Solved structure of RNA (OSKAR MRNA) from Drosophila melanogaster, 32 nucleotides shown.
The structure was determined by solution-state NMR and released in 2015.
NMR data were recorded at pH 6.4 and 308 K.
The depositors describe the entry as "The structure of the SOLE element of oskar mRNA".
Simon et al. published it in RNA in 2015: "The Structure of the Sole Element of Oskar Mrna".

[PDB]
RNA sequence: GACGAUAUCGAGCAUCAAGAGUGAAUAUCGUC
Numbered sequence: 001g002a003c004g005a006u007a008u009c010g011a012g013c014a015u016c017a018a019g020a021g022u023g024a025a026u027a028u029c030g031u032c
Base pairs, nucleotide, nucleotide: 001032002031003030004029005028006027007026008025009023010022013019
Other pairs, nucleotide, nucleotide, family: 011021cWW012020cWW
C1' cells in the first nucleotide's frame, strides 16, 4: 500500500384534516 465485509444519524415543509417522498457521511476487524 491493496482490498473487503459490518453496523449507526436527520432535514423539511408541517400545526388545526390527512401527508408525498428521502440525505451526507462514520467507527471496526482482518488477510498478502